Context: one part of a larger RNA, bound to proteins that are not shown
RNA sequence: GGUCAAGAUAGUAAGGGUCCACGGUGGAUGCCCUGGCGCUGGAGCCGAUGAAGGACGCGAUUACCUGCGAAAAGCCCCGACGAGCUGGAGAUACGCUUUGACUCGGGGAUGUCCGAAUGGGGAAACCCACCUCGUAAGAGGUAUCCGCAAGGAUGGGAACUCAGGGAACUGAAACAUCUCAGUACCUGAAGGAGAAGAAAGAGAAUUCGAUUCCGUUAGUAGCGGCGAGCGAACCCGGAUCAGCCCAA
RNA sequence: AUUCAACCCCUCAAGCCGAAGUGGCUGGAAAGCUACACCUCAGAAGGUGAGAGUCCUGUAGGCGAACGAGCGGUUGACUGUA
RNA sequence: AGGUCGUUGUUCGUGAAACGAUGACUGAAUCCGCGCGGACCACCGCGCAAGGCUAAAUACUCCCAGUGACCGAUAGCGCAUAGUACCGUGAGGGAAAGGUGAAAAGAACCCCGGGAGGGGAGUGAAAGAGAACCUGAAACCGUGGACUU
Numbered sequence: 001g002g003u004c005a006a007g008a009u010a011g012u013a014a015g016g017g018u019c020c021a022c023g024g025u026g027g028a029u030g031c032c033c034u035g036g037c038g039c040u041g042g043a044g045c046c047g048a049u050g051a052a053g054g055a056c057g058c059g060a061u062u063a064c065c066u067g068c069g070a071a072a073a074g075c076c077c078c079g080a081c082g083a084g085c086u087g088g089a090g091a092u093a094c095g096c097u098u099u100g101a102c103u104c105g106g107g108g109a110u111g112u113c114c115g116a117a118u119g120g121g122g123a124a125a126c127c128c129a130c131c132u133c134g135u136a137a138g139a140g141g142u143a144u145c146c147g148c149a150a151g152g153a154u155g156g157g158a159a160c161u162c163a164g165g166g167a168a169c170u171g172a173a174a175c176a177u178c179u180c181a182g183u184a185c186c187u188g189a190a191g192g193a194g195a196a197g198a199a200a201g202a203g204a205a206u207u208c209g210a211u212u213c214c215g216u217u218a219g220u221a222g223c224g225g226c227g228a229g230c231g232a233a234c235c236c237g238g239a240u241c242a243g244c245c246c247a248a
Numbered sequence: 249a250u251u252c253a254a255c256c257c258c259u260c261a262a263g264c265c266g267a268a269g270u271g272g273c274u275g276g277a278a279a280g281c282u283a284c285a286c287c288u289c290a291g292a293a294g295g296u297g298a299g300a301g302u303c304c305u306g307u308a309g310g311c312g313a314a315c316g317a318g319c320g321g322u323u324g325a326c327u328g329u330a
Numbered sequence: 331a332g333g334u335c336g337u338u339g340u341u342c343g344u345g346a347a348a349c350g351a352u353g354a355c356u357g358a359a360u361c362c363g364c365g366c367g368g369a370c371c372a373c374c375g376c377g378c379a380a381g382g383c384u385a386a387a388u389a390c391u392c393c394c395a396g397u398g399a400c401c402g403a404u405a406g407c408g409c410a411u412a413g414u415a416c417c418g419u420g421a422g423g424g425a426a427a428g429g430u431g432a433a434a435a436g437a438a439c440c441c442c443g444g445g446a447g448g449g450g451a452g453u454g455a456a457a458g459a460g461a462a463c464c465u466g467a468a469a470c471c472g473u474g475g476a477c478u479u
Base pairs, nucleotide, nucleotide: 016479017477018476020474021473024470030464031429032428035401039396040395041394042393044390045156046155053114054113055112075108076107077106078105080103129142130141144153145152160191162188163187171178201208202207212239213238222230243383252324253323254322263311264310265309270283271282272281273280285302286301293305294304295303333355334354335353337351339349363378364377365376366375367374416423436463442447
Other pairs, nucleotide, nucleotide, family: 013014cWS013015cHS016478cWW019475cWW021472cWW023471cWW027467tHS027468tHS028466tHS029465cWW034410cWS035406tSS036406tSS037398cWW043392tWH044392tWS048143tWH048153cWH050051cHS050116tHS051116tWH051155tSS052115tHS054124tWS055125tSS057068cWW057070tWS058067cWW067074tHS069070cHS071109tWS071110tHS074109cWW074110cWW079104cWW079262tWS082100cWS082101tHS083097tSS083098tWS085095cWW089091cSS100101cHS105261cHS106107cWH106315tWS115117cHH120127cWW132140cWS146151cWW147150tWH157158cHS159192cWW159390cSS161190cWW164186cWW165186cWS166184tHS167183tWH168181tHH170179cWW172227cSS177227tWW177343cWS181182cSS191193cSS193389cWW195388tWH198244tHS198384tWH201209tSS201376tHS204367cWS210240tHS210386cWW211387tWW214237cWW216236cWW217234tHS217235tWS218233tHH219231tHS220232tWH221231tHS222341tSS223229cWW224227tHS224229cWS228343tWH229343tHS239387cSS242384tWS244382cWW251325cWW254323cWW255321cWW255322cWS257320tWS259317cWW259318cWS260261cSS260316cWW261316cWW266308tHS268301tWS274278tWH276297tHS278279tHS286302cWW287290tWS289308cWS292306tHS293306tHS296300tWH336352cWW342368tWW344345cSS348368cHS361363cWS401405cSS402410tWS403405cHS405410tWH412426tHH412427tHH415424tHS430459cSS431432tHS431433tHS431435tHS431456tWS435459tWW436437cHS437452cWS439450cWW443444tHS443445tHS453457tWH457459cHS457460tHS466467cHS468469cSS
């Protein structure tokens, strides 16, 4: 070295796991002119010479919007100011300039179906009579109430006063008088102001004048299944400490 | 008392001007480091690639007509005392 | 018009109390007469049938400047351009969602491919912004590896 041998026990682990690198549709913080909350000071609707807001409406396209629908991104005028191009598919283009194109401040106008709209039908974008006009076609319009013989008015409203307005879960440890209260809702009115507001009055020392609010009292008196509970006047500040109205 | 109007302290949108120097780096021109004057009754927010008074709109100084309201002041066309 | 009986209010659930007023009944007083002081007696106090106006503040919040030790675009009203479509039986209920740098300059030029999507290279100071776009953490989810099983 070798024949044999067990003992000793070694890798891969298709797939996975302890650790890092590279990563998702999702995605918050740091952060952003408009978009939300509480507010001061003013202002605080138009109204058949008809309103809120929708429907279908123009640019060589039009659909969510600007204006406007057919005189649909806009016109009298004075005026600002500007000289260039009319809002998002900022729209290429098309077109207009420097004594008024382009945007516009205010007093007006074409203003489509519905809105009070109301000719009629009457289920928003839609059908009828009947008179004025008139080259054979088609143009001027149709509904109720009060001085009544025209006309004037009624429309839709986000919070302010009342009035017709009226329950209610709750609490009392449940529980019809009650607390909520005159509150939810309905309906009527006008201005953006109506409502009480100058009187057969409050107070109380033998005083004081026009309503309301809050300041302080009194969170007292009372109330009251005597229960929770609601709750002035007596003394106070200011805004204000101002006149007159239907039959001598 | 009320109704049309001249004048009005006075409000309403288009709108008018409104102040006063810059260079070099890491870098996007840095208003950060640095440097000096000017503007001042007017120096709040903000846009232009890095927070800028000398780029600019406000703020103090004040203006604006045709139409009209709007809080009106003396007064004309009305008669303010059942 | 005061009153009785039934009651609403007022702070007063009403009863030991006048005072607003109504349901049917009384229209008296009538001036030194009349309304009440919380029922009435006595005396005082004040006000007189009879109808309203009164602006100013108190209480309100559609719009026009300016103003606050708030949010941050499922945060804040639902709307930072939608209360789209709609839910649908009906009045009636409704989203979710923002962001690229100052500026898009959001891009000619050869490839696989039908195209979407991806190459070169300028654009881009900065294109690990990136034409569904800041930074961009994470369960799930993508692979390998030093190590063990």
Background:
An RNA structure (23S RIBOSOMAL RNA, nucleotides 1 to 535) from Escherichia coli, in which 479 nucleotides are resolved. Keywords: 30S RIBOSOMAL SUBUNIT, PROTEIN-RNA COMPLEX, PROTEIN-PROTEIN COMPLEX, RNA-RNA COMPLEX, RIBOSOME. Crystallisation conditions: 18-22% 2-methyl-2,4-pentanediol (MPD), 0-5% ethanol, 20-25mM MgCl2, 200-320mM NH4Cl, 1mM spermine, 0-0.5mM spermidine, pH 6.0-6.5, pH 6.50. It was solved by X-ray crystallography to 11.5 angstroms. Among the 50 different proteins in the entry, which are not shown, are 50S ribosomal protein L4, 30S ribosomal protein S9 and 50S ribosomal protein L5. The depositors describe the entry as "Crystal structure of five 70s ribosomes from Escherichia Coli in complex with protein Y". Rfam match: Bacterial large subunit ribosomal RNA. Primary citation: Vila-Sanjurjo et al., Nat.Struct.Mol.Biol. (2004), "Structural basis for the control of translation initiation during stress".